[PDB]
Context: one part of a larger RNA, bound to proteins that are not shown
Molecule: 25S rRNA, nucleotides 2993 to 3396
Organism: Saccharomyces cerevisiae
RNA sequence: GAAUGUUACCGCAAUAGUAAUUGAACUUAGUACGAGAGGAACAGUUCAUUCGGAUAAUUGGUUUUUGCGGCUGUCUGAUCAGGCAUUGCCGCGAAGCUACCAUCCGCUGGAUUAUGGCUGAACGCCUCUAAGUCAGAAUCCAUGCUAGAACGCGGUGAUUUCUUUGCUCCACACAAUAUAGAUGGAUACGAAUAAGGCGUCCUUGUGGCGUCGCUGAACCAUAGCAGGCUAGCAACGGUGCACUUGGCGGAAAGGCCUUGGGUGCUUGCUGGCGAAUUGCAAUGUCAUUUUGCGUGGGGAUAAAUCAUUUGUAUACGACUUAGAUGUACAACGGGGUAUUGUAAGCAGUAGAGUAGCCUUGUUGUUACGAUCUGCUGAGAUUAAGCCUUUGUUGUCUGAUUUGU
Numbered sequence: 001g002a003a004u005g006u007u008a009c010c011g012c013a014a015u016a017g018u019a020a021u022u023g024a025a026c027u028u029a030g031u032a033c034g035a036g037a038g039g040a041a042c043a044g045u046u047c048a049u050u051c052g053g054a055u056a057a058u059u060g061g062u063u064u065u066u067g068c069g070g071c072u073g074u075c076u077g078a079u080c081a082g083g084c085a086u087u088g089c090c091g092c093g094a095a096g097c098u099a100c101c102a103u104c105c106g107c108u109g110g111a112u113u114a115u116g117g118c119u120g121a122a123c124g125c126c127u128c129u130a131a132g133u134c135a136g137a138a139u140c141c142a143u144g145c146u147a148g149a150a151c152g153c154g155g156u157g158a159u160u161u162c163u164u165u166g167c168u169c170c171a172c173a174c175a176a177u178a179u180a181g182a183u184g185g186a187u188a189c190g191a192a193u194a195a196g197g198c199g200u201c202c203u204u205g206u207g208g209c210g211u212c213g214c215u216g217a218a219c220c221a222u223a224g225c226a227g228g229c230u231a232g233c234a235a236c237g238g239u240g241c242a243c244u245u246g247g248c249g250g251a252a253a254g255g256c257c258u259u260g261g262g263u264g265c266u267u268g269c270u271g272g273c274g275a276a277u278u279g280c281a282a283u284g285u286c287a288u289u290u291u292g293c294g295u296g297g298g299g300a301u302a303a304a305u306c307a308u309u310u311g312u313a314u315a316c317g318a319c320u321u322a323g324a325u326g327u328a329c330a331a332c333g334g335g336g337u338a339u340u341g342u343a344a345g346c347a348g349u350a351g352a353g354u355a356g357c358c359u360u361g362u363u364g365u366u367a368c369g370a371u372c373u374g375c376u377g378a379g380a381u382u383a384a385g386c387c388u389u390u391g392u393u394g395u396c397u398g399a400u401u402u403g404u
Base pairs, nucleotide, nucleotide: 005159006158007157008156009155010154011153012152015147016146017145018144020050022048023047024046026044033038051106052105053104054103055102059099060098061097062096067092068091069090070089071088072085073084074083075082076081108142109141110140111139115135116134117133118132167299168298169297170296171295172294174292175291176290178288179287184220185219187218196212197211198210199209200208201207202205228273229272230271231270232269233268237266238265239264240263241262243260246257247256248255302402303401304400305399306398308322311319326396328395329394330393331392332391333389334388335387336386338381339380340379345375346374347373348372350371353368354367355366356365357364358361
Other pairs, nucleotide, nucleotide, family: 002150tHH013148tSS013149tHS014148tHS019051tWS021049cWW025045cWH027043tWS028042tHS029041tHH030031cHS030039tWS031040tWH032039tHS034036tHS034037tHS056098tHS056099tHH063093tWS063094tWH065093tWS095383tWS099101cSS107143cWW112137tWH114136tHS119129tWH119131tWS120130tHS121127tWH122123cHS122126tWH123125tHS129131cWH166300cWW167403cSS173293cWW177289cWW191196cWS192195cSS195213cWW223267tWS226286tWS242261cWW244259cWW245258cWW276277cWS307323cWW309321cWW310320cWW311313tHS313318cWS314317tWS337382cWW341377cSS341378tHS342376tSS343378tHS344376cHH351370tWS352369tWS382383tHS403404cHS
C1' cells in the first nucleotide's frame, strides 16, 4: 500500500513471540546435630549480580544556542560594532539527546517430570500401579506482556440532488452473468454402552411392570395438462399464500413456536370433459447466484484525499495536529523562565607613574596612562521542539475523488 459500497471511530483475538536471573548480609542461631571441634535449614527482612523495558526530576557527558563573556593575529582611519582564521581558541553554557556514569519498573494460576505417597489386587500376605488416586522442578500451558491475520471477525457514527435528478431500499419487466454441481424432505433430547429408549403404575426411586432394538431397507411425503377445466358426497380436517396476535431465540441469534380471519387447493369418496403429430430416445430446458437497464412507491441530503499547517512523528511514504469568524490561527510586541556575567555612554577628588604650566597647590592645572569605581545582578540572548498573553497587524471556500 490496490481491492472488501465509501469514510471514520471503538474493539475482539486466531496465530507467532515472551524473561527474568543469581548471590550476599541480618534473623532463625552459635540453635538443631555433634564428645568436642565445629555447625545448618524453612519462614521473614534488607540489599546486591546478570539481563530486560522505559525515562531525563537530579548528577555527569555532549555544544552550531556559534547564547554570553574573554583572548590572539589581521582587516574595516580611530571609537562603537564587526569580517576572516575551513566551528580561530578558552570559560560557562540552556534545550535536545544520552549513561549501571543517572533514575524507575520487571506479575500469579493450573497441569506435570523425577521423586515421595494413599487405596489396592495380581500373588489369602505384601506392593506408589495393574484399575483409580495425593503432592511435586528453574519444566510445560495459561495470566500478564508485544505484534495483530495487510484475502480473520465484531459494534457504532455519517453517508453527496438543485450538485449533468445523482444515492439507497421495495415491487415487477427485459437483459446479461455464471454455477466444485436442486432434481420429494439436512427428519433438532441428553447420557450410557459390563447399558439404554419408550409406555404405564406407585410408597416417586440408582423403583416396579411391560415392550422395543438385532440398523434409515425407517418415517413423513408421494396419483391429477411438470399436474388442466368442471359436478357432487362426506368432514370441518390437511395444506399453501399474503395479512395478523403474542412469545421465545445473541454462539454465527436472522430461526422456532403461536392467535385469528380471509383467499385458494384438496387424491378422503364418486362422476364428466381434455391430452395425440415432441411422429420409436435425445437434460429436452421448470433450479439459484451476481450485475445492469427500464418503470413506479417510500427514504436520506456526507466525507476523504491532495494542497497549507504541528512536531508528541518522521529516510520517503506513514503518524499526530490545526485551519470557512473563533473562548480560532499566525506574525510581532509584552511578561515570566533560563543562560552569561555587570553593556554602550557619561562622570570620578580611583589609578604604577610620566611630561609641560604657573597666578606653587599638597583631594593645584593641563596631556598621556593598562586598569578601577558608579549609574549596573547591568546589558545581551531566550524556542528555533520553554511557559503565558484583554496588546498591534493580518488570515480564514484552492484542487481531486469516492455509492450498498